[PDB]
RNA sequence: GCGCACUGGCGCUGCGCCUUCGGGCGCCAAUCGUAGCGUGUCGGCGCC
Repeated sequence: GCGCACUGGCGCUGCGCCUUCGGGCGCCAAUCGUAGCGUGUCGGCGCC
């Protein structure tokens, strides 16, 4: 540099509920993930 998407972060834009006002919870299934859209990383592992 590239891959995996383990890690599930980060940016953006919305709906409900909770709150000690710091923040917290949720948003069918399929598709990494996500409510959704975007982005392949402080790391881990693999390739060169």

This is an experimental structure of RNA (Pepper (49-MER)), with 48 nucleotides shown. The 2021 paper behind the entry is "Structure-based investigation of fluorogenic Pepper aptamer". The PDB entry is titled "Crystal structure of the Pepper aptamer in complex with HBC620". Crystals were grown from: 0.1 M ammonium chloride, 0.005 M magnesium chloride, 0.025 M HEPES, pH 7.0, 1.25 M 1,6-hexanediol, 40% MPD.